Shown are 76 nucleotides from a PDB entry: RNA (A/T site tRNA [Homo sapiens]) from Homo sapiens. The entry has 81 different proteins, among them 60S ribosomal protein L34, 60S ribosomal protein L12 [Homo sapiens] and 60S ribosomal protein L19. Entry title: In situ human top-top di-ribosome structure (Composite map). The reconstruction used 9,137 particles. The entry is indexed under In situ, RIBOSOME. The structure was determined by electron microscopy at 3.8 angstroms resolution and released in 2025.

[PDB]
RNA sequence: GUCUCCGUAGUGUAGC
RNA sequence: GGUUAUCACGUUCGCCUAACACGCGAAAGGUCCUCGGUUCGAAACCGGGCGGAAACACCA
Repeated sequence: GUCUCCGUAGUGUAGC
Repeated sequence: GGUUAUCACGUUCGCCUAACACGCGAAAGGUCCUCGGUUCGAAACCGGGCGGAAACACCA
């Protein structure tokens, strides 16, 4: 330099 | 795409004790990692960048 996924209260993470 | 909320908590908080322990009562807590574009307005739809975790190469 190329690419994938993750990122939400302080942690555990719903959300149309 | 039209509401970031709840929940076990974590903390403050009255709650009683010299202090506890224990138990009862309210809270605050989010730029949706960040910046934008789209939309009449997005956290989420899309693009970008940051960090973490995966990998691939990278020899003046």